[PDB]
Molecule: Manganese Mn2+ riboswitch aptamer (yybP-ykoY)
Organism: Lactococcus lactis
C1' cells in the first nucleotide's frame, strides 16, 4: 500500500418533520430475521460446550402488520382515507491476511 475486521454501518458528518427561529421530535407493540454500539483495542448479562457455537434475556437495526405522530385530500363537522416518518456518506488507533 490493498482487502477484511475494528463499525449494535460504531464515533462522526449529516438527513427528515413541527416551529419565523431558539428548540422539540424522528416513536410503541407483535412476528420473522440479523447484529452487540458500550470498552479512550476486541469482550451486553447469565447458562451450556473443549471449542467453531447454542439458548433465554437485555440493548440496536431491517422487513411486514397494527398504532402513534406529522403532512395532504375530502367532509359544515365529528371524522375518513392516503402518504411520510434520520436518506445518504463514513472513520482513527490497532489487528489479520496479502503484495518483487
Ligand atoms: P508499519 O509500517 O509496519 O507500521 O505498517 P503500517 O502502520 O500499516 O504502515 P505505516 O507505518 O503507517 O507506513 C505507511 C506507508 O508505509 C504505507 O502507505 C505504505 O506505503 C508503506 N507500507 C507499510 N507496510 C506496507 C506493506 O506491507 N505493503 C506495502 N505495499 N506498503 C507498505
Nucleotide at each position: 500500500a490493498a482487502a477484511g475486521g475494528g463499525g449494535a454501518g460504531u464515533a462522526g458528518c449529516g438527513u427528515c418533520g413541527g416551529g419565523a427561529a431558539a428548540c422539540c421530535g424522528a416513536a410503541a407493540c407483535a412476528a420473522a430475521g440479523u447484529c452487540g454500539a458500550c470498552a479512550u483495542a476486541c469482550u451486553g448479562u447469565g447458562a451450556g460446550g473443549a471449542a467453531a457455537c447454542u439458548c433465554a434475556c437485555c440493548g440496536g437495526c431491517u422487513u411486514u402488520g397494527u398504532u402513534g405522530a406529522c403532512a395532504u385530500a375530502c367532509g359544515a363537522a365529528a371524522g375518513u382515507a392516503u402518504g411520510u416518518u434520520u436518506a445518504g456518506c463514513a472513520a482513527g488507533a490497532c489487528c489479520u491476511u496479502u503484495c518483487c